[PDB]
Context: bound to proteins that are not shown
RNA sequence: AAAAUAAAAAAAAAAUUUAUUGAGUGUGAUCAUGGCUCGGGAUUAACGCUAAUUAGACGCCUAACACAUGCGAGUUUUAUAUGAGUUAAAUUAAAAUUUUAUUUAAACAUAUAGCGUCAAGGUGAGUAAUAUACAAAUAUAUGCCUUUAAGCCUACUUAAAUAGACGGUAACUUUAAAACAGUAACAAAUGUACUA
RNA sequence: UGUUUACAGCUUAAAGAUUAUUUUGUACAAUAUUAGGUAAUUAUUUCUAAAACUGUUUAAUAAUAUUAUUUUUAGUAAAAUAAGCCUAGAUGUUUAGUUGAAUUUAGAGAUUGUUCAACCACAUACGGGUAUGAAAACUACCCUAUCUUUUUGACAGCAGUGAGGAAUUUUGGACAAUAUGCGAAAGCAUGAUCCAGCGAACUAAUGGAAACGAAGAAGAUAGCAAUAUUGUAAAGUUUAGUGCGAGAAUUAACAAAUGAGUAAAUUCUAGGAGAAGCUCUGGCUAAUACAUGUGCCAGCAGCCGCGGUAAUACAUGAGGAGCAAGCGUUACCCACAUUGACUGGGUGUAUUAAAUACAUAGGUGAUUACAAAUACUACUUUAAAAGUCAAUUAAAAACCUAAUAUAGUAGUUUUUUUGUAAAUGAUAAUUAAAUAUAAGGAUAGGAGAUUUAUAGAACAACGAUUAAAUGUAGUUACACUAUAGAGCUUGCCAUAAACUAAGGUGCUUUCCUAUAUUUAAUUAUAGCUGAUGUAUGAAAGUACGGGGAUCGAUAAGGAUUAGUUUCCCUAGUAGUCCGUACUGUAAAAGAUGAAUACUUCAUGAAUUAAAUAUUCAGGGAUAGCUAACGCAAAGUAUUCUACUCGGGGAGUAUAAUCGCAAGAUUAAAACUUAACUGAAUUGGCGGGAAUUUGUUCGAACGGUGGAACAUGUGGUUUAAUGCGAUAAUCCACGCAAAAUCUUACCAACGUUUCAGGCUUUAUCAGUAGUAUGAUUAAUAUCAAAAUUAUAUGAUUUAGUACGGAAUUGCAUGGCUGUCGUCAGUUCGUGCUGUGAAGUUUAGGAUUAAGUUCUUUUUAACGAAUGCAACCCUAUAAGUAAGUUUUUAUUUUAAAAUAACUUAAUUUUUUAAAUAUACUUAUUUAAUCUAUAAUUAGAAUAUAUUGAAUCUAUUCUGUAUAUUCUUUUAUAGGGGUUAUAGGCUGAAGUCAAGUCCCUAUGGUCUUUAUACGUUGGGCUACACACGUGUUACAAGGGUAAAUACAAAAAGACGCAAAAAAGUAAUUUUGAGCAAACCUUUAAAAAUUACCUUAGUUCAGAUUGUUUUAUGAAAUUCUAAAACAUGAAGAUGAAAUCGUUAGUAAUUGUAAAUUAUUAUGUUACAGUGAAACAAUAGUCAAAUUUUGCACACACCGCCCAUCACGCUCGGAAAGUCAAUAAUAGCGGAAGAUUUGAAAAACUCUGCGCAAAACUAAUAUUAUUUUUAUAUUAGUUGGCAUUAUAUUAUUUUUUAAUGGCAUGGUUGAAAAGUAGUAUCCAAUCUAGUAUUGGUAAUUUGAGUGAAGUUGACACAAGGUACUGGUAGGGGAACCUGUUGGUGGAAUA
Repeated sequence: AAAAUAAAAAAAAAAUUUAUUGAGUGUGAUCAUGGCUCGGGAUUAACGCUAAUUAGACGCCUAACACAUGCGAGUUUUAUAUGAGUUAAAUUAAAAUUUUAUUUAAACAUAUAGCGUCAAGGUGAGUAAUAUACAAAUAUAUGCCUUUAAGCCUACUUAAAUAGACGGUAACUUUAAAACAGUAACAAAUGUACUA
Repeated sequence: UGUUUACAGCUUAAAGAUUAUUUUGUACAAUAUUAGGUAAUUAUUUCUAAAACUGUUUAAUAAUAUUAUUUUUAGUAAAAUAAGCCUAGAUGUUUAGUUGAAUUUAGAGAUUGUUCAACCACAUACGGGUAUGAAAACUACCCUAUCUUUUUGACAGCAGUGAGGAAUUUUGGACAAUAUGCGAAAGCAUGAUCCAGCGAACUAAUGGAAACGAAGAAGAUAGCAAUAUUGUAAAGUUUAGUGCGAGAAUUAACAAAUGAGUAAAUUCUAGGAGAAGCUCUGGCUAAUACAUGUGCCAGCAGCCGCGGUAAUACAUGAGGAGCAAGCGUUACCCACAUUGACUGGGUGUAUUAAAUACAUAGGUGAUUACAAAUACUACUUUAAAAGUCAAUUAAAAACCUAAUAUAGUAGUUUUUUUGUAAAUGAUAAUUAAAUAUAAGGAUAGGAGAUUUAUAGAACAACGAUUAAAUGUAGUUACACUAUAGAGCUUGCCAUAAACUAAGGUGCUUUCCUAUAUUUAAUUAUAGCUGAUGUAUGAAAGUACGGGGAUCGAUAAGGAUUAGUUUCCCUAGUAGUCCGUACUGUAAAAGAUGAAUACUUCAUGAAUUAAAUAUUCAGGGAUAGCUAACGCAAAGUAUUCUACUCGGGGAGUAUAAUCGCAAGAUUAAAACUUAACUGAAUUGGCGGGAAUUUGUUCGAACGGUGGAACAUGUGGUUUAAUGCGAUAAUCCACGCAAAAUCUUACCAACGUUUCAGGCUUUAUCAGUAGUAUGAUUAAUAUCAAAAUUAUAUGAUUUAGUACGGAAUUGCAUGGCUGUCGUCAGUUCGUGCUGUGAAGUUUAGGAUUAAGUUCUUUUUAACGAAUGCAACCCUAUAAGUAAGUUUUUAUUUUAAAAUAACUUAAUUUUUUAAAUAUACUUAUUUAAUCUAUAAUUAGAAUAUAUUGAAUCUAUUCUGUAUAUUCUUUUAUAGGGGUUAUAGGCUGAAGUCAAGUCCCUAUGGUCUUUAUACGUUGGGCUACACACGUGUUACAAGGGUAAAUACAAAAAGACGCAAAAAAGUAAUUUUGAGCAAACCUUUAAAAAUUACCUUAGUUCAGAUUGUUUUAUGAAAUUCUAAAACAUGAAGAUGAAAUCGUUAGUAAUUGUAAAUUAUUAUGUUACAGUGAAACAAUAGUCAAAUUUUGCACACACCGCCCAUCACGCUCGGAAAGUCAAUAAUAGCGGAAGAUUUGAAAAACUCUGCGCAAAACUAAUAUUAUUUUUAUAUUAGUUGGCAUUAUAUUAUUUUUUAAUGGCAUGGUUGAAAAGUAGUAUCCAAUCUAGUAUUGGUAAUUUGAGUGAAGUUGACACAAGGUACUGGUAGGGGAACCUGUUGGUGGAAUA
C1' cells in the first nucleotide's frame, strides 16, 4: 500500500455407563524387609463327640495284587430235515378167524443252518508320542439306511436246505494325458401266498 | 422249466450320505549332575512287483523333418549317484494318560486331570501271530510265558469276598420307557439303562408361632387406711391357628393299549416346636480381673506365650459368648499376598546383577510422502453336549451367546504394524585434516638406590632393640673414597576433573595395535541388546629351563613377658623377577547389568573460537526418588537379558567333566527351626580420642602399719557367752557409758490374764494402812508392840482392744547411709523428624556450679526443684540504747590503814555525770575523686583528612558530645567482709540396712515363743584384722616461784574464804536460781639441777593401805601414795590426712538421771611448711566416635573333649532291575521255493482148461510172424461181487476182484515239506541306575559340664576374603585385595 466462490437437497467413527480382605509375631523401643500362623472356601476325603425333614450329586485316590458262588447275548419254527412219536377229534376200510387207512385242529422235542457277541460298559498300567486339542488335508474301501436300474436259470451231494462245491446267463464296471472305437475279464438263495 | 408291482429274503452296478484308515502346521513337563545323534540314513534318478489290453485321431510338450514322450502306490528280502538330514533344548534320563474342565478367584492366574462325556491305550504278560468282515479282539482262535485248578481258568463287567491301608456302597428290583441285537410281524432278551436300598457322603431349599386381653378376678402383702402392690402378669379370646414336623388318604405325568418305581402336586385328622449338639471363655477373637486347689510340678498350647503361693490362661464348679445338623482337629490346594510380579514387585547397604567384553539364534527399533493391511466400532464363521455364565415383563427345578481366540465383510475417521520411493538423512561406521591418551606389545638407550667384588687406609668395635640377647669382626669387619659388574625398580612431575571391557596400568625414542573429541564430504539404519559359544582374567600356587640382589612362609635359634603356642629380634630356604604352558578362583567392588533422550544451584577443572562452541569433576547442597543412611543418578520415560519361592544344613555331600597336582565349575536332600536380616534412636560400655578441672603421680607436714595399753570383733570356747551390722557405705557403730536395773540371752523359784476409770457378783469391818514388825535368796506371803484414822472403805467374781525384741526389710510405712555438695532431674504449649526421639537442657565466653552474660540460629518462649543467695559467726565505717550486774576516764561524801596538812599510801563503800572497751539490734561495703597529659580499646551520632586494582551506601584515624573502660602525674582523700567456714544436700538407683525404738500386712505361738524376781552372762582367749591414746627423749624430764582465754553449765546443783592431809580428798557451806555469786587452764617465758645413759626417759603389770559414789566392787569401776619399773631405742612391702589461723602442739567445758573416759559433741591459746612452673601419666565431667551388649563387659558369644536325642554320607562285599551285545533256543506264524504216493480214469495176462504134427491159401518179412481151412494126437482137480440174456458143458457184453506191471491225462496241490526272518525262557560278562551291610564318619538339636579366651570396642597384635604352609582346639604367619576398623592435624 491492500476487495469475494453458489445453489431445487446431504455426512463431527465409537467412549456417563465399573467389579477386588483384614489381623498377631524378632526389638528396651522405632521403621522396613521377609517368612509363619489365625481368619473364608474346598477335597472321591479321614478321625473324635453328635444328628430335623424333603429333593438331588458322591462312594478303592492305596498293589493294573488275588478271587468261592450266581448273573451279565441271545434270537428266528414263514431257512431245512429228523422223531413206525404227544394230547383232542373225526372219517374210512375190513371180516369167519384175522386185518386197515387217511384228515382236521393244537403243541412239544432232537440236530443242521443264518445274522449278531467289533454299539456300550470297566480301568488309567503304559506312553513325552504311530498320543491329544484346534484349524485342516487326501486317496482307497464303504454289509446295512436313502434314490435309481437289472436279475434270483438249471443241475450234484448232505436226511434235507436260503448250508457246502461246480457250470450257463447279466459287462451299466475296470483303463495310467483326452475323447471315441474295438477286444478281454464278473453274481446269487430260496420260502410263503395266489391272483395282487 | 407259474408269477420277483403279492409279502419276506438274497445277489450285482451307479449316484450320494456316514464311517474306517492314510497326511500336514502350531500348541504340548522338568532336566545339560546328557550334547552329539541318524546309516536305506537325507534328496533325486533307476530297477522290480501290483494296478485290463490294443489301436485311431486330437491337445500339449522339447527340438522341429515331425517322430518320440505323457500315471499312481509299495519294496533296500533292489541297485546306483551326490552327500545330506535333525541338532531354533536332536538324542538320552525321569515323571505323567491328554482334553472339555473341577476347586479357588474381582480379574488374570495357579494346583489337580476323580464323577459324566470325547479321543487314544490296556483286557494275567510293555509279549508273537492268524481267519472272517465295511470296521475287530474287548469273554474269538493258535503259540510262548506267569499264576491257579482241572486240562478248565485269569471279575481293571454288576453284585460280592479276602488282602493291603487312616479310608470308601446290596452277592436288591424291572424290561414299563430310551437304545441295541434277532425276527416278515406279534414278540423274546439285556446287572447297558431305568429305579429302590446302605452309608454324616456334600450342596441347595425349608426350618424353630403371632397378636389381643379389665377402672382392673380371687388370693397374698403393705396400709389403718382406703387406697396401693403383685398385675396384662394370670385366666380368657383370635389366626375358621397359617407354617416346619408327626399320621392317613387320593390323583396327574414319563404308555389316551402294557409300569419297575416315584409328584420339590392336592386334600383330611390329631395336636399346637413334639429336631439339638459342639466349640470357647489371656490377646489376635465376640465372652469373668468370680470362687477353690495346685506351685516352672501336674498340664494347656493354631501363633505370641501361661504356671515360681496373688494363676480371668492348668484341673473343679458356677455364670457367660458364638456357630448350628452340624461344631472341632488333621493333611493337601486356592484366595487374602505385589508370597513369585503380563495386570503387578525388587536387586547400592535387607545372605539378590554371575569377574569382564565381543558376538550367534532370538527380541527390539530414526524422518517425511504413498500404498496396503491391521487395530478400534457394528454385524457375521468355526470352537460337541454336559458344566459354568450377569437368563427377566420383579417369574427356580430352565434351552443367558456374551467373553476369549481364528477366518471374513462394512465404515477409513481419532492407533499401530510391514514395505517401496528420480526420496530426506538421527545414530553406528569410513575418508581427509587436526588434537589427545599414567591403554597394550615389541626394539633401542638412559637413570636410580641396594648388594657383591677389587684396590687404598694398620681404626677395634659395628649392627639390632621399649631395652636386651642371640649374631658379625678382632690380620679393616662395619664405615668412607675410587673403578667395574650384576639382579630389581623406574624419583620430583601427582591431581577429583588421566586412559582402557574388567583384571589393571605411569622414565625417554621409533614402528605396529587400540580408544576418544571437532569440522567438511561420503554411505544411508547396516543400529541398540544378547543364552549357547569364542577370548581375556590380580596374587598365591604347579612342571621344565634360567636367574637369584632385595623382601621373606616353613623349620631352627635368641629372648622376653611368661608357666604353653604366638605377637618382638638374629640369620634366611622355598618363593619373590623373566621365558613356554597349565591352573581359571577373591570383598573379581562403583558391593549399583548395557544403551538412548531430557533434567538444579553454587564452587571448580580445560579448550580457546572471526571455520566450528561446548566438554568434565566430586571435596557442597537441593528438587525428586528411598525404610533410613544416602544418590544428579540409585531421578522422569522407553527397549532387550539375567537372578530371586524364609533361615540353619550349605557353596558342603554325591556324580560327571576339565586339570600334572592343588582344587575349580554345575549343585541337593534328609532332619530340624520361628524367625535369619537391614537401617537408625535413647542409654551404657571401651586396655578409643579430644577439651576442661584436679592431684595419685608431684612437693610439703604428719600419721597408721613395728612395741605396751584402751575399745570394737572374725574365729573359738560356752549352760548363755543376746540380736543386728559386716567392700567402699560395718568394726571408739547401735551403747550421751553392760557393776545390779539395763538386757533381749542361760539356769532356777514363782504368776496365768488388765494399770487407772466405769459397771457388776459376794464376803469382812477391829478392821485397814504406813518412815512398822516378822518371814524368803528375792518378788511374794503372814501379822497387832508402837504409830496413823484422815468422809462415803480393804478383799473378791464377770466384762470393758490380753500379750509377744517370735519370723518374713524380697509384702510396706517411718528414719537413715551412699553415688554427691557431683550439677543435674522434669513438666505445659509451640516447632522439627514417617517414627524411636530431639529441640528448650546443643553455639561463643565465663563459673566452684543447668553459674551468669551474649542479637549463635526462619523457631523456642516460659515455669518448678536443686546449686546460689536471703539467715547465723568473725570485720571496718554509720546510727540508736546502756545496767547497783559491763569497762574505763572524772568527780562528790564517809570509814580503816598509812601519812602527818611543807601531807594525802593501799583497800572497801556511798551518790552523780560522761563515752571509749564490752553486749544487742540495724544500714552499707568493692577497687575513688579534682585536674592534666598519655596510653589500650569498645558503642552510637555528627564533622573530617587519608585509603578504592574494587561492595567507598564501606574500612581506618583524630576531634566534639555522650556511654561505660585504661596508664602516669599532681594534690588530697583513710584498709580488710573483695574473703573463709556454718546452716545447707535435687530426681532416683544400690530389691543397700532395719519389723530388735515405736507403728503395720501376712504367718506362728496363747499353762507358753507371754509375765515378775534372785544369781550368772554380754568383760571368755590360740592366731589375726580395723580404730585410737601414750612413748621410745635434751626444740626433752623434773623441782621452785608464778601470767594471759573463750565457749558452756549450774538447785534429785555450782560450791568461794579459812583450816587439815604428803596427795587423791575431807571438814565447813559465805553467796547465787544469775553479764551480779560460783565451777576453768596448760603449753610457753624466767631461775637452777639431770648431761645422751634402756637413762631423774618410758610407764605397763603386780602387791598393800588410803580416797570417792553406791544398798552392793569378788566375778565386773575410777583415782592417789609407799613399792614393783616389762616391752620400746622412731618402725618391711604397702598406705592415709591437709590447703591458713589448715597441719601439728596445748589444755578446758557440757552430756552419759549416783560414780568412771584415752571415745563422742563443742570451744579456744600457740601457730608453720607447701605445691603451684614442665610435660608425662593420672582419675573424674561434658562432647564426639565405634558396638553382634539392654538383667546393660561381674556383658554376650565360639570351639575342642564328655553325656543324651534325630538324620544322612562313605565302604571290601552282596541281592536285584533296565538297556544293548553274543549264544543255546528257535513254538504258532509269515516269506521264498516246492514233491510224491494212494485213490479215480485208461491197459496187458488170467478165472477151467493148456499142448503137439502136416498142408495149402492169402498176408507179411532182421525173407518174422500172422490170418484162414482141413486132417491128426493127448490127457486134465481153479474161485469166497455177481447180475441180465442163456444154459442138461454153460458161455457172452458189462461189472468186480487177483496180481504184477505198464502208463497216458486230470486232480491230490501251490497242499505236505526243505530253507530263510522272528518271540518267550535260559547262560555269561560288560554298561548304567537303585536296594542292603561288618566297620567308619559328618551334621543339626538339647542341657545350668570341663579346658582355655578366638570374635564384636583399636577386643587388647585392626578384622576378613582368595591362596600357600604350619597347628592341643577356638587359631597363628607370609602374599594380594576390600572396609563389613578405630586412631594421628